[PDB]
Context: one part of a larger RNA, bound to proteins that are not shown
Molecule: MITORIBOSOMAL 16S RRNA, nucleotides 161 to 1033
Organism: SUS SCROFA
C1' cells in the first nucleotide's frame, strides 16, 4: 500500500475506503480508453397534440377550416468509422510480354559456339548466420547454381482495369492487385462498435405475441406527464367434476386503509444472474439448462463476497437506544475352574466316530449336546456349552493423502437475559427522505441583439450557448533517456615522412552550380569536432577541330558476319555508281564546371559503355578500459556423428553406391515456396480451300485452338447418359 | 436418326460344387 | 482349403498388359529377408489395391537435377565437454541525440477470495 480522508500540538506515524468511463448478468479486474496542457469537437423538423392569449357560431391580411371553433406563438427527433459499387480520367521511366535499333561474353578443353564440359566479368537466388524502427519498407557475410544461350544488357516504341500481358504461380501492370491509382457521385450504406458536454429536485421500470425472427423491430402488459370520475387492493360463510389426488387459488360483503379505472400524450424495455420451493433434462453433475410461485442486489453483518441475514433510506450534532451477527460439539480391557459315561447310536461309506451328509435325539451319574468350535485319511487331540467355586461393571465402538509456505494470536472463570455494535428509532434543529434507460420540473456560465445600465448590468428576445473520455483533429510540452546510435590511421617543422587497404580514369543518359577564387563560421548542413568538395556572403567560370544539328527522285545490283580461304543453318545490321536537279557567299546556332545520379539521408543498396590494376584512388581505431551475454575468426589432448527432425553449420575431407520424381538446358509465387509445379523435343485431337494493316506479302508438308511429355515396349472393352459434330 | 472417347467420363453381382 | 467349372441377376460395357503397402483412404509399425548391437527409416521379395491402372496416359532405361529419401569410405569442436586468444560490438570519459510505450502510483511476499490466475481486497508476514 488508488495515495486520499478523519483528524490532531505535530508532515508521516495512526484509522477507514476495492482509478473512472464504456460495456454488461455481473467489472479493482489480468475487459475496452487515455502520458499532459491548451484550442476547437456531437439533438435539427410542428401531423395529431399540451401550453399562453385573440376573435367567437365562427374564425383567419384571399383561395381554407368549422357540431365552439378557428387563427398565432411556444414547446421535437445527433456525431465519427468499411469491405464494396458506378462513371471519367491518368499510368508499360517498375514489371509481363513483345517491335525497331545498338552492345558485351576472357581464358582451359574438345575436329566443335555442341540449349557439351571447367571456371572469371556477367546473370540470377540454393542453404545457413547475422539483421528486424536494419546499412536496406527484403540487405551485408560466406555459401551456391548458369556462364555462345529458351543468354544477359542500354536507349527509344506498342499494348490500359468490363482491360492488358502470362514457359499459370488466379503471377505482373509504380515500395499493400482474386483485380491499378485518382476525383467524382458522395455527408454511399452500416439492425454493428466507439462517442455524446452545466447545477439541483419528482416519479421511475426485468420481458407475453408475430416476425430472413431470435445482435432488430411492432404491438400487449408495466411504467412517466398531464385530465376527468368511481370506488379500488384486502377479503367470513355460500360457490367451482367427474375414480385418486398435498402446498393452494379463483371470488366476493364486512373491515382496515387510499388506491384504482378511464380518457389525452409519450418513450424507453423486450441478450438477466443467484436464493428458496414445484417439476422436467443431464449422471437423484455442475457458478448446467427449461417453465411455473416468491425474494433480493447496505455505506451494518456472512473475514473477503452481486443474489444469504440484518435494515429501508434526506441535511446538521464531539448525543441516545436498539438489529443481524464474532463460532462452538464430541471418542476405551476381557477374568475363572473344569472336563467320565452305553456309544466309535442307527445308515451310509475307503473309512465317516460329536464333528461328508441323511434319520434320531435316547437314555447312567449330582452334574456333564447322541455336539457349537478348530483339528484328523480315519482315529488321536485341542477349547466351547453342566455342575462344582465365585463375584458383575460392561456391551451395540472407530475410517489414507496434492503439489509455492502452517494460516489472526490467544484462551477453562470474579457472577450475562451482558456489554459491543447500522440508513433502523428517539433526541436538539431544518432548507425535511437512494437510484440505472425514458419522462417530468426549477434555476443558472459564456456570448450577441432591443431598452435600461455605467466598472462589474436586468428584463426580454435570439442562438455556432457550457467536455474529465471517439487508438477524437491540430500545436506544444513530458516519460522511455541523456538511454541506443553514430565519427577522425600515427608523428612532426604544419603538408612531410610513415604505417595499411585496393570499383581507377573517360564517356553514354541523368542531375542542375552543388564546381572555382577571396573571406565568415556564435549558431544553423556534417548525424559529433577539428575544418569546409556539401554551411552563409561577395566576386569569377566551361572558349571547337570533338558532340549535335546537317538532300530529294530514276535506274542497275541472287550471292552473310564469323582474322574469311570457304562454309553452316536458324540464312543474317549496316551502300557504293551512273543519270536529272540542289541556294553557293569568312565567321551559324547550339553541349562543354562538378566530389554529381535513382532509393524521404552527405543511404554498406540500384545503375550502360571503352581502356586499366596500378603510375591512378583511399583509410578498418574519438579517448581508454580489458567483465558478463551477443557477433566474426584463429586453434585444440582422446575420441570421430556418440549432436539432431535431418551430416544443418564446420572440416588436414571433397569421393563413391541404392531407391521415389521430373526425361533433359530451360521458365515462376518481385517482398515466407525454385519444386516433382509449368514449358519442351515427340506423338496425336478437332477447326479451316482463302488477298492488302493481324495470321500473311503466307496457301493443307501449311495455319490456327488444344491434349499428353522425348526415346524403347505399349495404349486393352465401352456410343447407354451429357456433349459435340453434321 | 446415325457417328465419334489419343471427348466428358465408366469399366459388377450373388450364391453353390474339385 | 479354394475354385477351372455351375446357375441365376442385371449393364453400354463388366478393369486388360502391366505395376503394386505407393509421393495411392483406412486398417497400418501388413508379412517376410538383407541392412545395423539394435531400424516405425532404406532396399527386395509377397500382394484383392476392394479406393492401382494405360494420351486427365501404363511400365522398364540411360544421361541429368542447388528436388526429395536411405546406407557407407573421409573428414572433423556437431556433440561426449568445453577450452584459449585476438575483433566489432561491450563498460567508463568528452560530442551530438532517436523508438515502440504510459489513467494515475508513495509500484513486497504468502495463503484465502474473487467476472473463477492480486503490487491494490482480506488474515498474515
Nucleotide at each position: 500500500g488508488c495515495a486520499a480522508a478523519g483528524a490532531u500540538u505535530a508532515c508521516c506515524c495512526c484509522u477507514u475506503c476495492u482509478a473512472c468511463c464504456u460495456u454488461u448478468u455481473g467489472c479493482a479486474u489480468a475487459a475496452u480508453g487515455g502520458u499532459u496542457u491548451a484550442a476547437c469537437c456531437a439533438g435539427a423538423a410542428a401531423a395529431a397534440a399540451u401550453c399562453u392569449a385573440a376573435c367567437a357560431a365562427a374564425g383567419a391580411g384571399a383561395a381554407c377550416u368549422u357540431u365552439a371553433g378557428c387563427u398565432a406563438g411556444a414547446u421535437a427527433c445527433c456525431c465519427c468509422g468499411a469491405a464494396a459499387c458506378c462513371a471519367g480520367a491518368c499510368g508499360a521511366g517498375c514489371u509481363a510480354c513483345c517491335c525497331a535499333u545498338g552492345a558485351g561474353c576472357a581464358g582451359u578443353u574438345u575436329a566443335a559456339a555442341a540449349g557439351a564440359a571447367c571456371c572469371a566479368a556477367c546473370u540470377c537466388a540454393u542453404c545457413u548466420a547475422u539483421g528486424u524502427g536494419g546499412c536496406a519498407a527484403a540487405a551485408u557475410a560466406g555459401u551456391g547454381a548458369g556462364a555462345a544461350g529458351a543468354c544477359u544488357u542500354g536507349u527509344a516504341g506498342g499494348u490500359a482495369g468490363a482491360g492488358g500481358u502470362g514457359a499459370a504461380a488466379a503471377g505482373c501492370c509504380u515500395a499493400a492487385c482474386g483485380a491499378g491509382c485518382c476525383u467524382g457521385g458522395u455527408g454511399a450504406u452500416a439492425g454493428c462498435u466507439g462517442g455524446u458536454u452545466g447545477u439541483c429536485c419528482g416519479a421511475g421500470a426485468a420481458a407475453g405475441a408475430a416476425u430472413u425472427u431470435u445482435a432488430g423491430u411492432u404491438c400487449a402488459a408495466c411504467c412517466u406527464u398531464a385530465a376527468a370520475a368511481a370506488u379500488a387492493c384486502c377479503c367470513c360463510a355460500a360457490a367451482a367434476a367427474c375414480c385418486c389426488u398435498a402446498a393452494a387459488u379463483u371470488c366476493c360483503a364486512a373491515u382496515g386503509u387510499a388506491u384504482u379505472u378511464u380518457u389525452a400524450a409519450g418513450a424507453g424495455a423486450u441478450a438477466g444472474u443467484c436464493u428458496a420451493a414445484a417439476a422436467a433434462g443431464g449422471u437423484a453433475c455442475a457458478g448446467c439448462u427449461u417453465u411455473u410461485u416468491a425474494g433480493a442486489a447496505a455505506c451494518g453483518g456472512a473475514u473477503a463476497c452481486a443474489a444469504c441475514c440484518u435494515u429501508g433510506a434526506c441535511u446538521a450534532g464531539a448525543g441516545a437506544g436498539u438489529a443481524a451477527a464474532u463460532c462452538u460439539u464430541a471418542a476405551u480391557a476381557c477374568u475363572a475352574c473344569c472336563a467320565u459315561a452305553g456309544u466309535a447310536g442307527g445308515c451310509c461309506u475307503a473309512a465317516a466316530a460329536g464333528c461328508a451328509g441323511c434319520c434320531a435325539u435316547c437314555a447312567a451319574u449330582u452334574g456333564a449336546g447322541a455336539a457349537a468350535g478348530c483339528g484328523u485319511u480315519a482315529a488321536a487331540g485341542c477349547u466351547c456349552a453342566a455342575c462344582a467355586a465365585a463375584u458383575u461393571c460392561a456391551c451395540c465402538a472407530a475410517c489414507a493423502u496434492a503439489a509455492u509456505c502452517c494460516c489472526a494470536a490467544a484462551a477453562a472463570c470474579u457472577a450475562a437475559u451482558a456489554a459491543c455494535a447500522a440508513a433502523c428509532u428517539c433526541c436538539u434543529a431544518g432548507c425535511c427522505c437512494a437510484a440505472u434507460a425514458c419522462c417530468g420540473g426549477a434555476c443558472u456560465a459564456a456570448u450577441c441583439u432591443a431598452u435600461u445600465g455605467a466598472a462589474a448590468c436586468a428584463u426580454a428576445g435570439a442562438a455556432g450557448c457550457a467536455a474529465u473520455a471517439a487508438u477524437g483533429u491540430u500545436a506544444a510540452u513530458a516519460u522511455g533517456a541523456g538511454u541506443a546510435a553514430c565519427a577522425a590511421g600515427a608523428a612532426g617543422c604544419c603538408u612531410u615522412u610513415c604505417u595499411c587497404c585496393u570499383c581507377g580514369c573517360a564517356c553514354a543518359c541523368g542531375c542542375u552550380u552543388a564546381c572555382a577564387u577571396c573571406a565568415g563560421u556564435a549558431a544553423c548542413u556534417a548525424a559529433u569536432a577539428a575544418u569546409a568538395u556539401a554551411c552563409u556572403g561577395a566576386u569569377a567560370a566551361u572558349u571547337a577541330a570533338c558532340a549535335a544539328c546537317c538532300a530529294a527522285u530514276a535506274a542497275a545490283c541472287c550471292a552473310a558476319a564469323a582474322c574469311a580461304a570457304c562454309a553452316c543453318u536458324a540464312a543474317a545490321a549496316c551502300g557504293u555508281u551512273u543519270a536529272u536537279u540542289a541556294a553557293u557567299u569568312a565567321c551559324a546556332u547550339u553541349g562543354u564546371u562538378a566530389a554529381c545520379c535513382c532509393a524521404a539521408c552527405a543511404c554498406a543498396g540500384g545503375a550502360g559503355u571503352g581502356c586499366a590494376c596500378c603510375a591512378a584512388g583511399g583509410a578498418a581505431a574519438g579517448a581508454u578500459u580489458a567483465a558478463a551475454a551477443g557477433a566474426a575468426g584463429u586453434a585444440a589432448a582422446a575420441g570421430g556423428a556418440a549432436c539432431u527432425c535431418g551430416g544443418c553449420a564446420a572440416a588436414c575431407a571433397c569421393a563413391a553406391a541404392c531407391c521415389c520424381c521430373g526425361c533433359c538446358u530451360g521458365u515462376u509465387u518481385a517482398c515466407c515456396a525454385a519444386a516433382a509445379a509449368c514449358a519442351u523435343c515427340a506423338c496425336c485431337u478437332c477447326u479451316a480451300g482463302c488477298a492488302u494493316u493481324a495470321c500473311u506479302a503466307g496457301u493443307a508438308u501449311u495455319a490456327g485452338a488444344g491434349g499428353c511429355a522425348a526415346u524403347g515396349c505399349c495404349u486393352g472393352c465401352c456410343c447407354a447418359g451429357u456433349g459435340a459434330c453434321a | 436418326a446415325g457417328u465419334u472417347u489419343a471427348a466428358c467420363g465408366g469399366c459388377c453381382g450373388c450364391g453353390g460344387u474339385a | 482349403c479354394u475354385g477351372a467349372c455351375c446357375g441365376u441377376g442385371c449393364a453400354a460395357a463388366g478393369g486388360u498388359a502391366g505395376c503394386a503397402u505407393a509421393a495411392u483412404c483406412a486398417c497400418u509399425u501388413g508379412u517376410u529377408c538383407u541392412c545395423c548391437a539394435a531400424a516405425u527409416a532404406a532396399g527386395g521379395a509377397c500382394u484383392u489395391g476392394u479406393a492401382u491402372g494405360a494420351a486427365u496416359g501404363g511400365c522398364c532405361a540411360c544421361a541429368c537435377g542447388a528436388g526429395g529419401g536411405u546406407u557407407u569410405u573421409a573428414c572433423u569442436g556437431u556433440c561426449u565437454c568445453u577450452u584459449a586468444c585476438u575483433u566489432c560490438c561491450a563498460a567508463u570519459c568528452a560530442g551530438u541525440g532517436a523508438a515502440a510505450u504510459u489513467a494515475a502510483c508513495c509500484u513486497u511476499c504468502c495463503c484465502g477470495u474473487g467476472a473463477a490466475g492480486a503490487g491494490g481486497c482480506g488474515g498474515g508476514a